Solved structure of RNA (crRNA), together with DNA, 105 nucleotides shown. The structure was determined by electron microscopy at 3.5 A resolution and released in 2024. Primary citation: Hirano et al., Mol.Cell (2024), "Structural determinants of DNA cleavage by a CRISPR HNH-Cascade system". Protein in the same entry: Cas7, Cas8, Cas5 and Cas6. The PDB entry is titled "Structure of Selenomonas sp. Cascade (SsCascade)".
[PDB]
Context: bound to proteins that are not shown
RNA sequence: UUUAGAAGGAGAAGUCAUUUAAUAAGGCCACUGUUAAAAAGUGUACCGCCGGAUAGGCGG
DNA sequence: GGCCTTATTAAATGACTTCTCCGTACGCTTGC
DNA sequence: GCAAGCGTACGGA
Repeated sequence: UUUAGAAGGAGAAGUCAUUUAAUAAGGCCACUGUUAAAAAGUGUACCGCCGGAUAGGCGG
């Protein structure tokens, strides 16, 4: 310790002009959708008090 | 289960860039 | 004096 090891691909630019797609046409016939389900989850909060209190605690 | 159309036609005129991508002996000239 | 560096043809499905 590998067809190992190395690498600048680059600058610039008028695509334009013109054009009858038309004519015609039976989609039809038949058909069992089917049995069975707790809408739950407190859906939810309230009103005061202390505290400069946005912090942080309280009764009901 | 049956079937998926028949014809006609597919242009003219001009152009297709410039540059680089080669190893070597042979011998002549310059450096140590 | 001796060896290294440089200009040049050379060759071709």